RNA sequence: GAGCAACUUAGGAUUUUAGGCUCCCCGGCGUGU
RNA sequence: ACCAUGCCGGGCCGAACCCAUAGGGCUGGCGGUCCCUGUGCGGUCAAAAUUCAUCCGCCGGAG
Numbered sequence: 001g002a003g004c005a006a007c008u009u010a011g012g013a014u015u016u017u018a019g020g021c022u023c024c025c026c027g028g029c030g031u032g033u
Numbered sequence: 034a035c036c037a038u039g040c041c042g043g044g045c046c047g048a049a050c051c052c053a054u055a056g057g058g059c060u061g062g063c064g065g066u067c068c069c070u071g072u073g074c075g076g077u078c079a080a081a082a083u084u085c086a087u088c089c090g091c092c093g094g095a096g
Base pairs, nucleotide, nucleotide: 001023002022003021004020011085012084013083014082015081016080024044025043026042027041028040029039030038031037032036050076051075052073053072054071055070056069057068058067
């Protein structure tokens, strides 16, 4: 940088964020022909 | 060098609230004050916003 599911706050739905999971990009240090 | 691989460090995320700071609204100086927004290896937490009026469980029916 792009996504996934579950759940508290918090009745249903949508959304943000802790946490969890899957990918991507950059730099650096080892190792390999 | 390229590439592969294992390790490290990053990109993004780290809300909310409080505080600081920058701008805006306001603004003849200054100070205070409220609203909006940017930033913060500042503080302090893991919760927070929006909308809607219900929503969920169990039992009973039809096969």